[PDB]
Context: one part of a larger RNA, bound to proteins that are not shown
RNA sequence: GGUAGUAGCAAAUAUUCAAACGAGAACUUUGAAGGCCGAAGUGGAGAAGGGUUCCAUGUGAACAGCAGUUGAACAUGGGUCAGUCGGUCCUGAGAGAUGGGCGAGUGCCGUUCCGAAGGGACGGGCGAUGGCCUCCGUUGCCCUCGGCCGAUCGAAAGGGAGUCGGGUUCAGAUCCCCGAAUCCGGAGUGGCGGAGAUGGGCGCCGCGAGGCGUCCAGUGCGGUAACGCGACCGAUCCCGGAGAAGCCGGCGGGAGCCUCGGGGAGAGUUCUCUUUUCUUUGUGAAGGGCAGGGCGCCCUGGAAUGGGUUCGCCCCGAGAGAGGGGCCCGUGCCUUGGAAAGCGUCGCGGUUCCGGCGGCGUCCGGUGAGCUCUCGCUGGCCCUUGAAAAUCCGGGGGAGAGGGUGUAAAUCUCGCGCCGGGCCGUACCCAUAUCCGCAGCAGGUCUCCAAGGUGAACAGCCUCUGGCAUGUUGGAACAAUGUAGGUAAGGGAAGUCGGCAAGCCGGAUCCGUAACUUCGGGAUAAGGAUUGGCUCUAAGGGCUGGG
RNA sequence: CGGCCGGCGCCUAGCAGCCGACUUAGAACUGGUGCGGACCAGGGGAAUCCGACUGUUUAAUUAAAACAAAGCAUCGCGAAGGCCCGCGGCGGGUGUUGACGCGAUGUGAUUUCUGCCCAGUGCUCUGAAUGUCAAAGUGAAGAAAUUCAAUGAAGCGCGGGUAAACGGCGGGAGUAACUAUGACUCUCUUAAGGUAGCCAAAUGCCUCGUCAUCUAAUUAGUGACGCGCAUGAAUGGAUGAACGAGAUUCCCACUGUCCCUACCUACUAUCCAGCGAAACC
Numbered sequence: 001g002g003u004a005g006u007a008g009c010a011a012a013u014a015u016u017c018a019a020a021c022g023a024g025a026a027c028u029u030u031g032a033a034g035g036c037c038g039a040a041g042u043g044g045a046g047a048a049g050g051g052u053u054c055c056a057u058g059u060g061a062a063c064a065g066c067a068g069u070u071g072a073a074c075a076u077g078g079g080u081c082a083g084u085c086g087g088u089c090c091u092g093a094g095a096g097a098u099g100g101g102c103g104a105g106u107g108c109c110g111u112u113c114c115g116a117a118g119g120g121a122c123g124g125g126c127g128a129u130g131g132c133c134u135c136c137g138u139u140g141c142c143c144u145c146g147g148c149c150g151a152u153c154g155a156a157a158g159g160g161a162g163u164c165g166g167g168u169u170c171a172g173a174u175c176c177c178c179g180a181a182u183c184c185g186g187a188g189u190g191g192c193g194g195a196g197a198u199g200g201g202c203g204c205c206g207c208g209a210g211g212c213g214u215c216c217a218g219u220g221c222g223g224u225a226a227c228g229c230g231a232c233c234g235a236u237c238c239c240g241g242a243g244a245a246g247c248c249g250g251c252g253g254g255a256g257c258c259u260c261g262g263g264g265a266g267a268g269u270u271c272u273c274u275u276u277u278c279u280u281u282g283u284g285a286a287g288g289g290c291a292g293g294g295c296g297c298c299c300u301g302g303a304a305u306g307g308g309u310u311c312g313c314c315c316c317g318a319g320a321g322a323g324g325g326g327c328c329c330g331u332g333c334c335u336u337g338g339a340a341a342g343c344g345u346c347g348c349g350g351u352u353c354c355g356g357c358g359g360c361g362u363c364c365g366g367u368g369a370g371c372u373c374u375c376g377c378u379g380g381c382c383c384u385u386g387a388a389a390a391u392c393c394g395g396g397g398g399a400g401a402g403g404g405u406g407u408a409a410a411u412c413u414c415g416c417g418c419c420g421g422g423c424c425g426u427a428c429c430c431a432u433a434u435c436c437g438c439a440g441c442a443g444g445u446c447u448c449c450a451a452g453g454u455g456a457a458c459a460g461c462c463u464c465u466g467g468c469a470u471g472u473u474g475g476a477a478c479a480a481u482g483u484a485g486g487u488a489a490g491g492g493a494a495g496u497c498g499g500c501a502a503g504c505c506g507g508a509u510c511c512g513u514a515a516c517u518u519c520g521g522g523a524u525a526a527g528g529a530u531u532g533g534c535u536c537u538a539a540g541g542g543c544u545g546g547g
Numbered sequence: 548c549g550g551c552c553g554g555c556g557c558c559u560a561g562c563a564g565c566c567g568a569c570u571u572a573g574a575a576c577u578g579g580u581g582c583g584g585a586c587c588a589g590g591g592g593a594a595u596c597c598g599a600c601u602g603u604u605u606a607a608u609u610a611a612a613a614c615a616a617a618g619c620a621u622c623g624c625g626a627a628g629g630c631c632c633g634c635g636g637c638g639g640g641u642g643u644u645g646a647c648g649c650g651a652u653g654u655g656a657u658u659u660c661u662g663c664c665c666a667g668u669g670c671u672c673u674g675a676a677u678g679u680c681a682a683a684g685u686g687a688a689g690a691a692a693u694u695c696a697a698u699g700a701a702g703c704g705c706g707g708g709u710a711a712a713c714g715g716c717g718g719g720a721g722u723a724a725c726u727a728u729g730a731c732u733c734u735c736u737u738a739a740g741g742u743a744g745c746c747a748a749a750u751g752c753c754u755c756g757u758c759a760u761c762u763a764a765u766u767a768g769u770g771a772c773g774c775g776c777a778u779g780a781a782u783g784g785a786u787g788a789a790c791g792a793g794a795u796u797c798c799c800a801c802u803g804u805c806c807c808u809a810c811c812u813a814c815u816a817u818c819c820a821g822c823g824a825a826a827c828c
Stems, first nucleotide, its partner, number of pairs: 001828002008822002015033006035468003043449004049429002054078006063071002083182002085425003089159002094153002100109003120145002123143009163180005183421004191416003194412002199216007219401001220229003233400001237396006246381012258368001259366004263281006286336005292329004297325004306316003342362007349354002382386001435444002451463004473820004482814007490806002494804001499801001507531005516521001518656001532577002535574006541566005578582001590799007597791002602614002618654007629641004658785003662716003667713002669709001672706001678703002685696004717735004744778001745775001756772005
C1' cells in the first nucleotide's frame, strides 16, 4: 500500500435556556433551571511516590484519540520564611569496624569473645599564670576515686522539654504581622527582692518603751495522721521511680455532635393556612479559684439478729457500716487573657483600599442505654504474659562548707529582671488527570474528620455542608444479531451430562419445632398466625416539701 | 420582710405539688384484605461418598477429597552430646536452651479397635568359633631395587533385637446320613497365610453382577449378598454428631430450562459531522 474513510471513539442515570468574551462556541465563563456523589462521599487534609505539575499573564504551532476562547500543553514572570511542626537525639529487629582468628588474595568470621580497651572527675597536695590582685580564678604534676556489662549505624508512624488566638497572599504560614505565652541554656566579675535569719539568759541605763556590755543558740515551719506551706545546704557511693507496656468485655465522668422548648437578627413562603420554615446566636495557650471524678491514703471506733454494695461483682477483727479528714486528676465552669478581637445585622464615609467609622446583638433553658473522642473503675483470656535506650526525678548516707551575734555567712528546686536558641525540610497532587501499571489506563496504592430522615446498623434509599458535569466526542433513527434489565396464559424440569440460569423463601412479633447426637447441638429445623392508617386505654420514672 | 427560745405539732395503706423521655401490651374504628407495600432481606426435607471442625493452597484455567491442624505413636540425644550450617578458625543455629527440652519421622478430632509374619531389604546390639581384611610397623632371603612370611582397625561375614521400619499375609491335599458346602490332620516355596471389620465402595475386569426399593419406564441412587481380577487394620480398619462456595440420588415448593415462543426498556449495532487503527495479503 490494499484492507479502509473500515473496526472503533457503548462500564459507573443528564442535561436545558439565556448572556459575555471572541474570527470562530454542543464542550470556556457568568446567571437561571433540572440531576448526581449522599459524610466507609465524586467532600476537607496528610504519609510514600512525583518534582514545579503550584500561582498570574499571554499563545493557540504541536499534544490532551471531537472541539476548544480550555489544560497538569507551550512561553514569560513569580511562589515554600519556625527555639516551642518534623529531621536532627535514643535505642529496637538488625547492620558493622578495631583486638583476635581465618584466608593465595580482594578480604571474611566475629561484637565481647584469645586486648595493658579509663585521657575523666568530688576533693586534697605540689608548682606556674591572669585578674574589680589582703584574695580568687585558669593552667601543668602527684594522691584519691572509676565495670561502659565497649566504637559506630539503625524509626519524617516507637521514646523524645517547649505555642496558641486574631489578621494578612495571585499562589506561604501553629513559620509573616499583631497579641498573649512558654521550654532549654547562660549570666563568673553576686541583677533586684524574699529565705536561710535574725531568738534567749545575765545584768546596766532608760519613769517606763527602747538602747550598752557579756554569754549561749539558730543548714525553716505546721498537722495525732494521711500530708501541707514560697524557698528550705551538701559530694563520691547506694536504692528506687518515671520514660515503660497485651487483647477483649461491662459500667461511670467530661467534652464535641445530634435533639427539644423559648428569646433576638436576617431570609423564604403567604392562592389558603402556618404566631411559621431556614440560617446564625465565640472565648486559644499559660496562670488563679470552684465544681466534678477517682483513691489497697489517714484518724475515732469496734461489727452475727452479719452487714456494706455493683448492671456484673466484690469488701470487712490483716478493721465493715457511720462520722471527719488527706491526696491525685482536673481537657469542665468562672476569671486574667476578653472584646479592644471574631461573627450577625443595620447604616455613614472616603476611595480600590483604610483589620475605615458607628448603632444593636452575640440570650435563657431542657433532655439521652443516642454517636464519636477521651479520662477512669472493674472484670475475662493466654502451655500467648504482651520492647529497649537516651533523658528526667525522688530517696538513704553524711565526706564537707559557713558565721561568731554581724545585720552576718555558706547556701536557695521561691518571686521578678537581662541575653541567646545555629543547620535541613516546608509550594502543590495524594488519584476514575500530578504516584506505579508504555497513557488523563474501569487495575493497584498507607491513614485522619464524618450531619438530617427511615431503620438493628458506618446496610440500602432520599436529603444538607462541600463538590461535579456523566467519565477521550456529539446529531438523528429505533432494523437484525447482541450486552444488561423485566414480564408472560395452560402445564410445571417433560429441557439438559447435570434445576446451569432464573425463580421460590426472606424482616420482626406470637406460637410450634423431628430423627440423630460427642448432650454442646441439630435450630431461623420443619409448620402456622400477625404486620397499614387513625383514635384511645393501662403499665413502666425524677425533684422538692413536710407542726 | 425573714427568722426561731419553746410543750403546744406526727409525713407512717406514701400524700401534695412540679418536671420528663423512651417503649411495651390491650382495645375500638377504618381502607377495593392492602400493609417487613420502596429499600434491606435464609427455599426446604430424606439420604450416600470424602474430609473431623476453624484455617491454608497452584498471583494468570484446578479452592478440592489436596496441605496444615489438635490427638495418637515411634526414633535420637546428659552437652568432649543429638540434629544441622560453614572454603576456613573447638567458627556458627537450635541455645537467653537441658528430657514436662531440642531434633527426626509417620498417622490424622472424639468413639471402638489396631490381628499373624524378623524368612527378604533396612536399622540396631554385643558372644566372638572367630574367616576376609589397606596403609604404617616387624622379621627373613638377595648386592640392592625388589620378593616372601607373620601380624593385621573399622566394614562385610557370624549370631541378636526390631513391623505405629520398608513391606507381606498363598495354595496342595486329607473330609460331617439329598446334594451343594464341609471345622478336625499334614504339608511346600521365601516367614506367616488376610484376623476383626468392610464392599460391584472414589477400590470389582467380567458387569448395565444378583435380589429388594425407588419410576409408567432407571447402565443412575439407596439397602442387602457373598471365593473380593486387585478390600482390610497408625502403607491405619470401622463408625460418626457438628461443619463444607467438596462429589451424588430422590421428594415438596418454585419457576420461560422446556412445550413455544412473544412483547417492553437502556446501551450498541445503523446513518451522519469530526477523528481514525490492526490482524492478514

The RNA (28S ribosomal RNA, nucleotides 2112 to 3520) from Mus musculus has 828 modelled nucleotides. It comes from the structure "RPL13 (eL13)-mutant 80S ribosome from mouse". The reconstruction used 235,429 particles. Released in 2025, the model rests on cryo-EM data to a resolution of 2.46 angstroms. An Rfam search finds the family "Eukaryotic large subunit ribosomal RNA" in it. Clan: LSU clan. Rfam 15.1 lists 107,465 matches to the family in 2,616 species. Its family is annotated with ribosome and structural constituent of ribosome in the Gene Ontology. Among the 70 different proteins in the entry, which are not shown, are 60S ribosomal protein L6, 60S ribosomal protein L34 and Large ribosomal subunit protein uL6. NCBI's taxonomy places the organism under Eukaryota, Teleostomi, Eutheria, Muroidea, Mus.